[PDB]
Context: one part of a larger RNA, bound to proteins that are not shown
RNA sequence: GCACUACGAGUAAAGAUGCUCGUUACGCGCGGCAGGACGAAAAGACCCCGGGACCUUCACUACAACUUGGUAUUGGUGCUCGAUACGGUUUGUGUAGGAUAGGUGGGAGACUGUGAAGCUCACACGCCAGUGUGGGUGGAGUCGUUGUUGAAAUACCACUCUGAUCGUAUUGGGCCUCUAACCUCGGACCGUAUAUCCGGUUCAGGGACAGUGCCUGGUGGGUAGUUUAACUGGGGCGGUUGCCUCCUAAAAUGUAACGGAGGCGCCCAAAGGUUCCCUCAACCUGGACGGCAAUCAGGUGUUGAGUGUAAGUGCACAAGGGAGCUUGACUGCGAGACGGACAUGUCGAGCAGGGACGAAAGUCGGGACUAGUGAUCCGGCACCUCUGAGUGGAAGGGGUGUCGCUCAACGGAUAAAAGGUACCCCGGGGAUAACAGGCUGAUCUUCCCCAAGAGUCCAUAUCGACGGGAUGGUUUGGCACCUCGAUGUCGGCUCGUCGCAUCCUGGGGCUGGAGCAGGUCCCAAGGGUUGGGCUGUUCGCCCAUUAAAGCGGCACGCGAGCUGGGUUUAGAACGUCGUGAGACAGUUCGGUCUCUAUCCGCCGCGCGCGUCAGAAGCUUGAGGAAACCUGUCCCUAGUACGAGAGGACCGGGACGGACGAACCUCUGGUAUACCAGUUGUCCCACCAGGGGCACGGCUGGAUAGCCACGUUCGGACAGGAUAACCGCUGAAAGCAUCUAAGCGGGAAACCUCUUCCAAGACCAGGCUUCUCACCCUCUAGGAGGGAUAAGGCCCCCCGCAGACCACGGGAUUGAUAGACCAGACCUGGAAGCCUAGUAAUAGGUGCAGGGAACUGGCACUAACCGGCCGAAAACUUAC
Numbered sequence: 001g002c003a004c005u006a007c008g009a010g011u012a013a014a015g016a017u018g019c020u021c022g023u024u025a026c027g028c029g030c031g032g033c034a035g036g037a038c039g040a041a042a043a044g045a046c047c048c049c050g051g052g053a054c055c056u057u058c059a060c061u062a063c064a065a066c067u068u069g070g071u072a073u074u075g076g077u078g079c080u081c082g083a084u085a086c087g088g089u090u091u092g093u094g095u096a097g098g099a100u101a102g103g104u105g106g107g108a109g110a111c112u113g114u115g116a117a118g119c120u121c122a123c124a125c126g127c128c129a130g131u132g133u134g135g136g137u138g139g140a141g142u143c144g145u146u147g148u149u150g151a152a153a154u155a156c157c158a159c160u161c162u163g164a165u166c167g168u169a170u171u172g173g174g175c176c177u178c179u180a181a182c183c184u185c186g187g188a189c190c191g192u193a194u195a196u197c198c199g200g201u202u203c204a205g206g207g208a209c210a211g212u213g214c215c216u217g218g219u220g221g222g223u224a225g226u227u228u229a230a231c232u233g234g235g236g237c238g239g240u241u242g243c244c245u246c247c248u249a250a251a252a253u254g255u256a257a258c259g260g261a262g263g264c265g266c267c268c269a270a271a272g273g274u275u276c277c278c279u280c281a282a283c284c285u286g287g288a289c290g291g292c293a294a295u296c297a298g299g300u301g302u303u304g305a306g307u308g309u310a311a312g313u314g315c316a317c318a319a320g321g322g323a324g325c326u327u328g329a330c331u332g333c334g335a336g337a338c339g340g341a342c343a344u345g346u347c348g349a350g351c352a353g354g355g356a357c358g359a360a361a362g363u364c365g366g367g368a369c370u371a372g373u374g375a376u377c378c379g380g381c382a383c384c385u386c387u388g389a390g391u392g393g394a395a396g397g398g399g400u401g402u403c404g405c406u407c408a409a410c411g412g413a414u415a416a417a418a419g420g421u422a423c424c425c426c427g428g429g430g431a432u433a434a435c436a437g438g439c440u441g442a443u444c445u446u447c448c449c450c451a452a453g454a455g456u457c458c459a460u461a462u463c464g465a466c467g468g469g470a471u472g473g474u475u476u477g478g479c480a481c482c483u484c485g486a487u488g489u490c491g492g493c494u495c496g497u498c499g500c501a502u503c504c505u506g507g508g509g510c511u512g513g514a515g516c517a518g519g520u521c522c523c524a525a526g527g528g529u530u531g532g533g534c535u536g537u538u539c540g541c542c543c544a545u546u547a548a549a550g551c552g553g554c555a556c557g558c559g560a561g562c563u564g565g566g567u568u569u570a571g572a573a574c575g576u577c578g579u580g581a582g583a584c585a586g587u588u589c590g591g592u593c594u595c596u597a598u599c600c601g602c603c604g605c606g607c608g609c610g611u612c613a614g615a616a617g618c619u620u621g622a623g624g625a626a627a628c629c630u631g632u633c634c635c636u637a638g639u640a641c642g643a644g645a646g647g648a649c650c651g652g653g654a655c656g657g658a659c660g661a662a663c664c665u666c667u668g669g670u671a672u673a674c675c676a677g678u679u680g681u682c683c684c685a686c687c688a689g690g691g692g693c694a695c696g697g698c699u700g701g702a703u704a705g706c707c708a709c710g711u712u713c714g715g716a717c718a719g720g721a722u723a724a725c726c727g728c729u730g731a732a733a734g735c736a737u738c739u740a741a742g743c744g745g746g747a748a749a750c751c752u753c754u755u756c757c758a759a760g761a762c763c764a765g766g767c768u769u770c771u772c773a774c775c776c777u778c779u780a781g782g783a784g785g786g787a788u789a790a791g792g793c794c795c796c797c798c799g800c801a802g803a804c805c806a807c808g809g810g811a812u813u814g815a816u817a818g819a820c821c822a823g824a825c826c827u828g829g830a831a832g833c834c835u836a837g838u839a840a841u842a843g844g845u846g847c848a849g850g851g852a853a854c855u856g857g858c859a860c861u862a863a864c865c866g867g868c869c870g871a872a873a874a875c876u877u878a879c
Stems, first nucleotide, its partner, number of pairs: 002018002006023005026608008035600003039595002047429006053421004059226005065219003069215005075178002078175013092161001102160005118137008182206003186203006229241003238258001242264006265410001266308001267367002272326007280304001282300005306315002309372001311370003330353004336347003342411001355364003378404007386397002436483001437481001438479003442476001444472001446470004453463002490565001491563003495557001496554005503528003506523006530544005571589001573587002575584003609760001613771007623757004629657007641646001659714005667708004674701005679694006719751002725745004774786005791869004796810004816862003820857004825851003832845005
């Protein structure tokens, strides 16, 4: 998507109307119920992957905004500190020394009359220890190796350092002022009649500042664009990510997992090359300190020691130990191969140059071998007989050698990047989680095997250790097989149905069973298995009883049957975590439950046809459904048992609890056309009497019908075959044995028995009783059409029968319904009139009036001058 859309036990993509094997079922509808059609709706909001959006921040990068200085707009007169360059001046006390020695170089002469030594006068430093500068009196000096001293001359000259000072030239700041740029939302006036705008004039203030342009540093979730890895027995948390070695790895190579163990991101200028020499570790014996073990000596010792560093393969021929020389830890190359998606990676004889070692032959392009590492882009440095934007240069480019990456997420998305979402959205997935199903059965549960022991003795009355073997699929899990274009989740309610691994009742074996009461095991699924307090709770504890208050499966049965207390949307608060957005496996208050049933399934009711003529009474029953519970007291009997205390089996009798059915005499409930009282209001002209509306306005009663709270009744009695168990007779097997041949007892389970349905029971039944006969047509063969009988239906009057249908009764030869009459019953004393009272009102007429359902009379009204259906082939054999 189809369609003349069953059930069981299976099978299958692991829950089948559609497949297998059986079982059940005549064809078609109507009213109901919601178990299934993984029912309808919405391309699962939960989970994971990919993409978004918005939110946060000490994630990345930017921008707005704020802010720093330079300069332009930007001007005048001042005084006030610096910085460079030059030319002067002046100062340098350590420890040794005529003594105030800065560092160097030269160094045998600096020198006086344009007037030295020697004294005095002032200037500054000063360790008044003494210096250096200038002045005067007088006039004819000081000094070389001076000795000590690291450093020799105040004998002198040149440069110059550490402090201080003047000058000139230039250049940087820092302040105070003035008015003229510029500023003022301070006042006045004009444009202007109207103007808290705007512009202009003027005064008063700030003032080269502020504001603004260009350039520049800082702050910058305020805003914007984005990043925030993968593997993974779901995702997260944890761990891992490249290289080397071993096992798995199945005797070539290769081989996976969040399989089992380790190492690496170096070191060595010798621990590289070559030539030559050597043999360890351990053990025995002898020796000062000295010992197990230091150095020495002898013997045994074939690899057990050692190889820088993990492991493996090697190495005694040494690749291990020692010594000499040395740089091949080369330059130009490289036939031939290994390995390989590619890019990588690896081995290599030999040729030449120029060397090392060796007598020579020969060996040397790092290390006994395999780890000790990083592609490309971009850029740096040294060298080169390369190029050079008209030409010569140059800049830039190029080649050769080499350098710069925990790009470690190690084939390296960017030079540059973290989080939240329950406010969330989109594209997908049963490729992947939560619920249920499926497989498994570690864990769980129920049993069992052996028997160490406990039980005073005694394994097995009752418990049973250490260890061993299984069932079930209820618990917590493992897997990830159907379902993510939807298989709705805990607890309760209503309704059930199945298992036995039995809580009670029923029957038994053993007992550490005297009796009453118990323990344990075997058989048994018929019925029964209570009401409350706390919690959302399942569970659990408690209260009061009971014969008992069983355990489980059915999508942890049951939300197209109900609820919505819990969890698990959006709101808000507490504790804790986070800087924050938020989060919690922690609490707390609140919080939309959609659907007219097509198909199967189930509960009831009709229509059609069949059951060999058409009809009607009464029935047998194969096959099904319902029911199945149990207590207390009395007698036996205060008997058996027991020292006593206590106290029965079996057998009789009476009264109940729960459940079910039928019924309405009684009790009780209800009463929408019954009776009475009464409030408000409107009406019947008015009084009197009544009516409409207010939930039947409200109140007090209430026959029939329907009901329970009411009344009656039920669970039996007897039989058959059995379970566990108890036996009789009895061999194999001279005994024994419930058994192998035979024969018995034995329970609420089973079959009959009680109530109900039942011949669509397709073997479609039985005993009877009615109608038991007429035409036409085709072509005589069958069929077709019409009209009837017994009988049935429709129409009509009804029912305590009923959704419709159906069922039951009546239909004039009639009491079926209504009316009429009488009764029963319910209500409770009608209207009118009379009397008493001022009136409200009361009494008499009077068991009054009113009235449905129940009962009996009675043809007054309606059941009518009526239509439709509805009856026979024959043949064989036996008799």
About this RNA
An RNA structure (23S Ribosomal RNA, nucleotides 2242 to 3120) from Mycolicibacterium smegmatis MC2 155, in which 879 nucleotides are resolved. It comes from the structure "Cryo-EM structure of the Mycobacterium smegmatis 70S ribosome in complex with hibernation factor Msmeg1130 (Balon) and MsmegEF-Tu(GDP) (Composite structure 6)". An Rfam search finds the family "Bacterial large subunit ribosomal RNA" in it. The source organism's lineage runs through Bacteria, Mycobacteriales, Mycobacteriaceae, Mycobacterium and Mycolicibacterium smegmatis. Among the 54 different proteins in the entry, which are not shown, are Large ribosomal subunit protein uL4, 50S ribosomal protein L24 and Large ribosomal subunit protein bL31. The structure was determined by cryo-electron microscopy at 3 angstroms resolution and released in 2024. The reconstruction used 101,909 particles. The entry is indexed under cryo-EM, mycobacteria, hibernation, Msmeg1130, Balon, MsmegEF-Tu, RIBOSOME.